[PDB]
Context: bound to proteins that are not shown
RNA sequence: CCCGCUUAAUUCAUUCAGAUCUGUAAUAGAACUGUCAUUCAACCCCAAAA
RNA sequence: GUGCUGAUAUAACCUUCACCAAUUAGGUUCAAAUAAGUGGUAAUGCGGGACAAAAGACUAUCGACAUUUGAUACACUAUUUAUCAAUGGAUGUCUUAUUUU
DNA sequence: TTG
DNA sequence: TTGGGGTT
Numbered sequence: 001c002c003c004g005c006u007u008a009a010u011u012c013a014u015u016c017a018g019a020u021c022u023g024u025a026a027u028a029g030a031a032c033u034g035u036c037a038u039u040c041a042a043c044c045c046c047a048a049a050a
Numbered sequence: 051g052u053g054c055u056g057a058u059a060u061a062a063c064c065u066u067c068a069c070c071a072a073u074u075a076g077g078u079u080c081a082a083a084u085a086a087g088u089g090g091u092a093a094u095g096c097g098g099g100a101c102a103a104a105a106g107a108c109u110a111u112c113g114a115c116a117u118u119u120g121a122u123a124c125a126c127u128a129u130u131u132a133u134c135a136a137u138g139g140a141u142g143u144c145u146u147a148u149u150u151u
Numbered sequence: 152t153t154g
Numbered sequence: 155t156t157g158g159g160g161t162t
Base pairs, nucleotide, nucleotide: 001099002098003097004096005095016034017033018032020030021029022028041162042161043160044159045158061079063077064076065075068091069090070089071088073086074085104146106144107143108142110141111140112139115138118136119135120134121133122132123131
Other pairs, nucleotide, nucleotide, family: 006094cWW011013cHS015035cWH024027tHS046158cWW056057tHS059079tWS062079cWW063082tHS066086cWH072087cWH101103tHS102103cHS103104cHS105145cWW106145cWW108143cWW117136cWW117137cWW
C1' cells in the first nucleotide's frame, strides 16, 4: 500500500402551550400530553451561445 | 476559435516515511539523483503478501484463448458491454530457488 | 370552468 | 434559475 475481518451504552438535556398534583405566602418541586411553517433578505455594479 | 507556440543558466527541473500546505541544502541541463526543518488535517486490534524474469520444455488448455484494431448493435449527463471481421499468440507448472524466513 |  | 464585490 492493497485485502479480508472489527468499532457502543442509559438522559449531556427537555424552549413554547396546556392540564394536573404537593406544598407554598406570592418564589419551589414532582409525574404527563401537543408541537416546523410555505422552507428562501433586499438594494447597487459587473459579466453572461457551441 | 492558439503566433500548438525559437532562450531570461541572472532560468527551468528533480530529490526526501501517514495527508496537505508554508520554510532550508544537493544534483540537473530537456533528464534525473539520494536530501533538512516548520505549520495545519489523519490513524482499535487480528491475520495475508518469494515467480523475480532472460528464458526453454511444455505438442498442457484455447472454434468457449487473449488482446489490439475496425464495423455493426444496445447505451449514454462521468458505462463495468454483445456479435462479426482482421490480427497472434494467450493462459498454469518446473528449472538461474532453502524459515536467523 | 384563468390571469 | 445562480449564489462575486459593497452596505444594512

Shown are 162 nucleotides from a PDB entry: RNA (Telomerase RNA) from Tetrahymena thermophila, together with DNA. The PDB entry is titled "Tetrahymena telomerase T5D5 structure at 3.8 Angstrom". Method: electron microscopy, resolution 3.8 angstrom. The entry became public in 2021. The 2021 paper behind the entry is "Structures of telomerase at several steps of telomere repeat synthesis". Ions in the entry include zinc. The entry has 6 different proteins, among them Telomerase La-related protein p65, Telomerase holoenzyme Teb3 subunit and Telomerase reverse transcriptase. It holds a match to the Rfam family "Ciliate telomerase RNA". On this family, see McCormick-Graham and Romero, Nucleic Acids Res 1995: "Ciliate telomerase RNA structural features". Rfam describes the family as follows. Telomerase is a ribonucleoprotein reverse transcriptase that synthesises telomeric DNA. Telomerase RNAs differ greatly in sequence and structure between vertebrates, ciliates and yeasts, but they share a 5' pseudoknot structure close to the template sequence. The entry is indexed under telomerase, polymerase, reverse transcriptase, ribonucleoprotein, REPLICATION, REPLICATION-RNA-DNA complex.